Overview:
Large Subunit rRNA, nucleotides 1849 to 2691 from Giardia lamblia ATCC 50803: 843 nucleotides with solved positions. The source organism's lineage runs through Eukaryota, Hexamitidae, Giardiinae, Giardia and Giardia duodenalis. The entry has 71 different proteins, among them Ribosomal protein S30, Ribosomal protein L23 and Ribosomal protein S4. Keywords: Ribosome, Translation, Giardia, Eukaryote, Eukaryotic, Macromolecule, tRNA. An Rfam search finds the family "Archaeal large subunit ribosomal RNA" in it. A reference for the family is Yusupov et al. (2001), "Crystal structure of the ribosome at 5.5 A resolution", Science. Rfam links the family to the GO terms structural constituent of ribosome and ribosome. The depositors describe the entry as "Giardia ribosome in POST-T state, no E-site tRNA (A6)".
[PDB]
Context: one part of a larger RNA, bound to proteins that are not shown
RNA sequence: CCAGCCUCGGGAACGGGCGAGGGCCGGCCAGCGGGGCAAGAAGACCCUUUUGAGCUUGACUCCAGCCCGGGCCUGUGGGGCGGGGCGGCCGGCGCAGCGCACAGGGGAGGCCGCGCCCCUGAGACACCCUGACGGCCGCCGCCGCCCCGCUCACCCGGUCGCGCGGGGACCCGCCCGGGCGGGGAGUUCGGCUGGGGCGGCGCGCCUGCUACACCGGACCGCAGGCGUCCCACGGCGGGCUCAGCGAGGACGGAGACCUCCCGCGGAGCAGAAGGGCACAAGCCCGCCCGACCCGCGCCCCCCGUGCCGGCGCGGGCCGCGAAAGCGGGGCCUACCGAUCCUUCGCCGCCCCGGCCGCGGGCGCGGAGGUGGCAGAAAAGUUACCACAGGGAUAACUGGCUUGUGGCCGCCGAGCGCCCGCAGCGACGCGGCUUUUUGAUCCUUCGAUGUCGGCUCUUCCUACCGUCCGCGCGCACCGGCGCGGAAGCGUCGGAUUGUUCACCCGUUCAAGGGAUCGUGAGCUGGGUUUAGACCGUCGUGAGACAGGUUAGUUUUACCCUACUGGCCCCGGGGCCAGAGCACGGCGGGCCAGUACGAGAGGAACGCCCGCCGCGGGCCGCCAGCCCCGCGGUUGCCCGGCCGGGCAGCGCCGCGCCGCCGCGCCCGGGGGCCCUGCGCUGACCGCCUCUAAGCGCGCACCCCGCCUCGCGCCCCGCCCGGCCGCGCGCCCCAGCCCCGUGCCCCGUCGCCGAGCGGCCCCCGCCCGGGGAGACCACCCGGCGCGGCGCUCCUGUACGGCGCAGAGCCCUGCGAUCGCCUGAGGGACGCGCCUGCAGAGCGCGG
Numbered sequence: 001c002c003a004g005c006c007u008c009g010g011g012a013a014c015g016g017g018c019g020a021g022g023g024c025c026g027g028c029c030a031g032c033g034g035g036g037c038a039a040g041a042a043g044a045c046c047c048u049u050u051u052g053a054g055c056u057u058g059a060c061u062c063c064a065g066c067c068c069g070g071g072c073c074u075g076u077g078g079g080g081c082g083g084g085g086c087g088g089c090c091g092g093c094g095c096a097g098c099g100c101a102c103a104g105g106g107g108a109g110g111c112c113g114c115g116c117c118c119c120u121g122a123g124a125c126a127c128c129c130u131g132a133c134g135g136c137c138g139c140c141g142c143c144g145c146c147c148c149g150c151u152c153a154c155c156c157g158g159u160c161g162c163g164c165g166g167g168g169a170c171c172c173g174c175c176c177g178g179g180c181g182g183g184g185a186g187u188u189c190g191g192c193u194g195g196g197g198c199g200g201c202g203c204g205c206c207u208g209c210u211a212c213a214c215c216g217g218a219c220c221g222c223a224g225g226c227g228u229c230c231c232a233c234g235g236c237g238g239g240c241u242c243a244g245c246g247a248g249g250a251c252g253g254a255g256a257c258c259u260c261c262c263g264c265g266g267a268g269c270a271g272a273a274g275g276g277c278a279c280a281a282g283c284c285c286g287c288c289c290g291a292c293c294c295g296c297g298c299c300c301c302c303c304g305u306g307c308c309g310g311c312g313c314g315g316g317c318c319g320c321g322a323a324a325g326c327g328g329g330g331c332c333u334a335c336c337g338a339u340c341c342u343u344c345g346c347c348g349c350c351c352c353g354g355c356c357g358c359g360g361g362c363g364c365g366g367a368g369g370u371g372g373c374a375g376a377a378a379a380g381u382u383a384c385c386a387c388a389g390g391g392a393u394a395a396c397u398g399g400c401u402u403g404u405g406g407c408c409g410c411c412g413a414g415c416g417c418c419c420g421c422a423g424c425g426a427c428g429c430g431g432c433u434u435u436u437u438g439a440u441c442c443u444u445c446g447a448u449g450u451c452g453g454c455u456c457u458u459c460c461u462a463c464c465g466u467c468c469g470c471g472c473g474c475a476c477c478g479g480c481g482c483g484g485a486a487g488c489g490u491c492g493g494a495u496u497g498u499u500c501a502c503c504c505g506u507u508c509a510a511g512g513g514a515u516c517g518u519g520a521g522c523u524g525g526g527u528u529u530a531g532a533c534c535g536u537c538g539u540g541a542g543a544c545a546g547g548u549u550a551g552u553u554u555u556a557c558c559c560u561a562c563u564g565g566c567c568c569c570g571g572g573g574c575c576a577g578a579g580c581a582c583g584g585c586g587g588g589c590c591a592g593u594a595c596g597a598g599a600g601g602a603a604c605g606c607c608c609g610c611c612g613c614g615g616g617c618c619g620c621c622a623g624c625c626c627c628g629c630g631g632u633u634g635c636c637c638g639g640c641c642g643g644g645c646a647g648c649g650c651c652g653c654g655c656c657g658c659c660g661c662g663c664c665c666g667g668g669g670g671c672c673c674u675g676c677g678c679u680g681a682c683c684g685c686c687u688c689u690a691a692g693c694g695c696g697c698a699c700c701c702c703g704c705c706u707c708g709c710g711c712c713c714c715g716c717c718c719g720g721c722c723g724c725g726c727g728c729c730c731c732a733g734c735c736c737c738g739u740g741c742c743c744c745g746u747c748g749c750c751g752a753g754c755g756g757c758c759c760c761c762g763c764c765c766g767g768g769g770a771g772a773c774c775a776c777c778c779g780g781c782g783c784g785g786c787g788c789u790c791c792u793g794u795a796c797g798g799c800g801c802a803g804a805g806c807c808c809u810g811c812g813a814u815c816g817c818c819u820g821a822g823g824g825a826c827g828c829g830c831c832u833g834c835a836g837a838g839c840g841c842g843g
Base pairs, nucleotide, nucleotide: 002016005022006021007020008019009018026567027566028565029564030563031562034560035559036558038555039554046390047389048388051386052385053382054381055380056379059187060186061185062184063183065180066179067178068177069176070175071174072173075150076149077148078147079146080145082143085139086138089135090134106128154167155166156165157164190203191201192200199220204226205225206224207223208222209221227373228270229330230329234288235287236286237285238284239283240282242266244262246260247259248258249257268277269276271335273333274332275331292316293315294314295313296312297311298310299309305374318327319326320325341368342367343366344365347363348362349361350360351359398442399440401438403437405433406432407431408430409429410428414424415423451525452523453522454521456517457514458513459512460511461510464489465488466487467484468483469482470481471480472479491505492504493503495501531549532548533547534546535544536543537542570714571713572712573711574710577707578706579705582612583611584610585609586608587607588606589605595600613666614665615664616663617662621660623658624657628653629652630651631650632649633646634645635644636643637642668702669701670700675695676694677693678692715761719758720757721756722755723754724753762841763840765779766778767777768776782834783833784831785830786829787828788827789825790824791823792822797818798817799816800815802814805811806810
C1' cells in the first nucleotide's frame, strides 16, 4: 500500500499476510478502549557532520573607543645656558745660535739706528721675525634645552553685542607611532574509540609473542622499548681470552689481592627484546678520522609512491696494517620529517636598452620544521539552543548469551547424648531459570509517550494456609521435611512518589508472567525543558551521577476485538457446542476426654453461626423523589384568596418505583493423582505389580445452572422427491480359517419394505411487567370519572364572650370549632360516560 479473526513456528530476533493448525454466511447499530508497534511530528534524547547560532574568557586573529608622545596648524617677544658663525688678542730654546732661528724660513738689501751663501741646523733672528690661529675680548635669521611673557591666530563664557570678561600659541583638530581595549567583530575549538564522553594513544616507529613451519594475516589483544647517548662507545692493525668453578698463598676475612688450573661463552659488546660473535664482534694497546668528496642503483614499506633505515656500486681523496685486505661510524633489527619561507656553503648564471660598484634572483645540497609524526595557524559553554542525517549508535522496552541473582540434584568432612542422612550439611561437583543484574547492539530515532500507583482481567508454580497421603530427633499440643495439588484466601493501616523497605494491627497474610501487563483508561506524585534559590566546582558563560520549589497531559466517527441490539414466519420442547461457582473460618457438643508424670491438650461425626463471594428481591428498615401536601424569604399579580418569577428560591415530610446499609437463596455424582493396601510371581523365599484387585485429593470431568446453532413432536396441512444394502462374537481355539464383493448403469430401475429428504407457519398499530433504536411481552386499547386505599397534616369561608393590647365597634399576629379536614395520587376495584378489533399493507 492493500487487506482487516486467531494460536504457535520461522523470520531486520514483537506478523493481518509467511509455514503448520484452529475458528469464520453476509450486512448494520449502540457503547467501548485490548489491538491496528492508530495518527501527530523529516525526535529537541545519544551520536555523526571538516552544518550552525546565542553566550563566555585569561582561545586564535583583530577593530571602534580612550590614553600617551612627536609633527602640522601657529604668531610676537624676553632670557638663562652651552653651543655655534663671525671675531679681536697673543704664540714660537736640539738651537749647535750673531741671538727661546718653533717649524716655513730666507736674502745680502735697505731704512731698527743692518747685512752676507759656505755659519750649522736643512735654513741663524739683516730691511728680518713665525702656520692650525696652537691658547685666546667683543658681534650674529647659529643650534640644543629649561623657563618666562604677550595678543593676533585659535578657542570659551556673558549680553538684546546697554555701556563685558576668561584661556592662549597651549590645548582642539589632523598625521604618524606606542599602549590599553570581549566593549564589539570574524573564526576555530583533531582523531581512533564494542554510543559518546572520560581516561588510553595500535596517532610515527622497534623486539619477542598472538599467528594457526614461504610470505602476508587482526584485537583500547601479550610483555617491554624508541625521540637518545658516545670524536670515543669511531676506523684499522696487533696481542690477548671472558664469566666463573676448583685449589692454593702476609695482614685476609663475607668481601679487596695474586697465581697454576679447567673453562662453547654459562662474560662482554651504550639503553627494549630477540638473534650474532672466541688467536672475535669481547678486552687492551698503538696509530688515525671513511662519523670524506663526486655521482648512481637495489632492498624494506609498497599503490610497487614517497619517507626512515639499510645495502651494493662507479670514480677521486685519505686512514690502518709487512701485506692481502678493511673502513661512507658505534654487531644486526628502533632512534626521526615534503611544498613554501628563512639561513649557510660552493662554483657559475641573470637583472631583459647597455656599462661599473652595491644589492636582489636562480641552479645546487645542508640546516632551521611540522611528535595529530605523507606535514591547518586555533579555547570553552548552551536546560534558550537550531540543522542535515543516523539504531552506521546510546536510553527505554525486546531477543540472544548468563559472570550475577535465585532454584534444584551428586558426594559425605562433619554435626546432631550415641548415631553421614529426623533435620542437616563443609570442601568440591553438575545442572536449571529469566524473577534480577552484567555483557552484546540483532531490531526500532519522516518518534512504539517513560516510573510507581489506581482500575480491571487472565496466566504460572519454583505451594504460605486450606485438601490428600507419608516421614520425623512426631506421647498430646505444636512444629518440621517430602510427594500430589493452583480451586479458594494472601487483608486494614502510619512514614515514603515509591517498587522495596519498615512498623502497627487482624481469620496473622507464598512468590512471580503478560512491550519491567495496564496514559485517545486515568494520575502527574517520581522523573524529564524553559522561572527561581542553596551547597560544591569553574576566571567566566556555565556544571552537578548534589538537594529545593513552580511548571498544557492532543485526537476513535474507521477497522478488528469485546459487550449487548437488529436483518417478517405457529405452539410446546429436545441436545451438539460454549460458559460455569461455593470456599474458608469459628462456636455447640465430642471432652478437659483420648494423650501425658504433670503443664497442657486433641480428633471424627453431627449441629449452629459468620466472613468473603455469587445470583436474586423490596415485606420491613434506611437512602432517593415528576411536578404530591404543608412551611417560608425577596419581588410582582391592588389587598384577602389563589398564583407566578428567583433556570426544582429555600425547607419539612412524602406514595408508586429503583436501591443497600436491609432481605431470601448457595448440602452432588464419576473416573482417578500422589500413594495406601489385597491376592501374586519372575527371583521354592520375599514382595502394592509384572498380569490381575479395592480405596482414594479443596484438583479434574460431568451434573445443576447461563446461552444455544440446529433438530424433534404436535397443529394448519398431511402433499411431493430419493436410495436400495443387516447375523453375532472371538483372536493363547483361531472349532476348521487362507474367503467374499469385485457391474451404480456396465441394464439395475416393478411393487412392498425399511430408511432418508423437501414443504409449510405475517405485519403495521396500541400499551407494558419490556426498551437507545429495534426487538421482547401482551391487546378492541385508551381517555376521565367513581368508590377503596394511601400521602400530607386540619382547606377557603363563616362563626366566638379566644387574643397580647390599642381604640371605638374599629384594628389585630394568631388560637379554638365546622375538620384525622381539605387537597393530591402514576396502586387497587368498578363503568356509571366516551370510546375502542383498518378490506392499510403483505403473504
Notes: The structure was determined by electron microscopy at 3.33 angstroms resolution and released in 2023. The sample was in a buffer at pH 7.5.